Description:
Entry title: NMR VALIDATED MODEL OF DOMAIN IIID OF HEPATITIS C VIRUS INTERNAL RIBOSOME ENTRY SITE. The RNA (HEPATITIS C VIRUS IRES DOMAIN IIID) has 27 modelled nucleotides. Keywords: trans wobble G.U pair, S-turn, sarcin-ricin loop, loop E motif, sheared G.A pair, reverse Hoogsteen A.U pair, RNA. On the sample the depositors note: Transcribed using T7 RNA polymerase. It was solved by solution-state NMR.
[PDB]
């Protein structure tokens, strides 16, 4: 690298069916 994962976190709109985005672990 792949899996973990656009998941965990994290911000800002009046509208989130938003925007940014990790880590131990595993192979």
């Nucleotide at each position: 690298g792949c899996c973990g994962a656009g998941u965990a976190g994290u911000g800002u709109u009046g509208g989130g069916u938003c925007g940014c985005g990790a880590a131990a672990g595993g192979c």